[PDB]
RNA sequence: GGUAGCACUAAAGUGCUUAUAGUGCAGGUAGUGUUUAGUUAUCUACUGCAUUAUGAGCACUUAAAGUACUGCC
Repeated sequence: GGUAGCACUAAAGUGCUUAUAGUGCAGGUAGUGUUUAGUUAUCUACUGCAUUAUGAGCACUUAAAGUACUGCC
């Protein structure tokens, strides 16, 4: 250097759970604050849905490598 084994480690791929942040919409709901106000409306908060990105956890699949020990060439 090659080869075989019982083991250990790593990577990519797929699916699930969960946290955080952005964007859009809508059942609908609360406030009407800011403001030369004169009332609403904008504007702010809550609820439901779609969508995008990042973090954490779990399970599965495959190929190619890394580590340890011994035998054989």
An RNA structure from Homo sapiens, in which 73 nucleotides are resolved. Method: solution-state NMR. The entry became public in 2025. An Rfam search finds the family "mir-17 microRNA precursor family" in it. About the family: This family represents the microRNA (miRNA) precursor mir-17, family, which includes mir-20, mir-91, and mir-103. miRNAs are transcribed as ~70nt precursors (modelled here) and subsequently processed by the Dicer enzyme to give a ~22nt product. In this case the mature sequence comes from the 3' arm of the precursor. The extents of the hairpin precursors are not generally known and are estimated based on hairpin prediction. The PDB entry is titled "Solution structure or pre-miR-20a". Keywords: precursor microRNA, pre-miRNA, RNA.